Context: bound to proteins that are not shown
RNA sequence: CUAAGAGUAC
DNA sequence: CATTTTGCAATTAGTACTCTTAGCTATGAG
DNA sequence: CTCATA
DNA sequence: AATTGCAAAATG
Repeated sequence: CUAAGAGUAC
C1' cells in the first nucleotide's frame, strides 16, 4: 500500500 | 387438438469511525 | 543454502 | 423476500 474481517456512530 | 411439467442463482438504505491480520508451504536441486 | 512449482 | 428467465420432451 491492498484485501479480508470484526466492532461501532447517526 | 390438447395440454403439461420442470428445475434456482444474482440483487437488493446511506454515509462515517476504530482496530487486527496477512500476503502459495513444502520439497527438489544447482 | 535459497528460488521455482504443486 | 422476490423477481426472473422457458426449451425441451413426451404423449395420446
Shown are 58 nucleotides from a PDB entry: RNA, together with DNA. The entry has 13 different proteins, among them DNA-directed RNA polymerase II subunit RPB7, DNA-directed RNA polymerase II subunit RPB1 and DNA-directed RNA polymerase II subunit RPB2. Entry title: The structure of RNA polymerase II elongation complex paused at N-5 state by actinomycin D. Primary citation: Zhao et al., Nat Commun (2026), "Stepwise transcription stalling by the anti-cancer drug Actinomycin D and insights into short tandem repeat transcription inhibition". The sample was in a buffer at pH 7.5. The entry is indexed under RNA polymerase II elongation complex actinomycin D, N-5 state, Transcription.